[PDB]
The RNA (gRNA (88-MER)) with a sequence from Flagellimonas taeanensis has 88 modelled nucleotides. Method: cryo-EM, resolution 3.28 angstroms. The entry became public in 2025. Xiao et al. published it in Nature in 2026: "Structural basis of RNA-guided transcription by a dCas12f-sigma E -RNAP complex". The reconstruction used 116,049 particles. The entry also contains Nuclease-deactivated Cas12f, not shown here. Entry title: Cryo-EM structure of the dCas12f-gRNA complex. Keywords: dCas12f, binary complex, RNA BINDING PROTEIN, RNA BINDING PROTEIN-RNA complex.

Context: bound to proteins that are not shown
RNA sequence: GAGGGUGCUUGUACACCCAUAGGGUGAGGUUAAGAAUUACACUCACUAAGUGUGAACAACACAUACAACUUGUGGGAUAUACGCUAAC
Repeated sequence: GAGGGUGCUUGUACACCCAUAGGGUGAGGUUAAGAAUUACACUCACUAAGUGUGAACAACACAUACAACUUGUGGGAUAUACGCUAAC
C1' cells in the first nucleotide's frame, strides 16, 4: 500500500481486521564445491485476517446496500485466448 479474510456462491462498493503475503517457511527431487554451503520459471505442501460470551487457535450468537446465479476444471513470461466435464 496494492492485494486478501469474514459478511451462502459471483460482482461492485462498505464496516472491522490481515498484509515485507510478489513473504515466511517445510518435505521430496536435480546440481556444484575439499567443506561450510549456494542454487533451482523443478514437484508438492503449510501459514494472517470481523464483534460478544467463552480458560482456549472449542463452540455458539450477531455481522451491509445492489445485481446475477447452467456448473466444475487444465494450459497461458511478449501465443493475439485454447481445450476437458453435466445438461437441454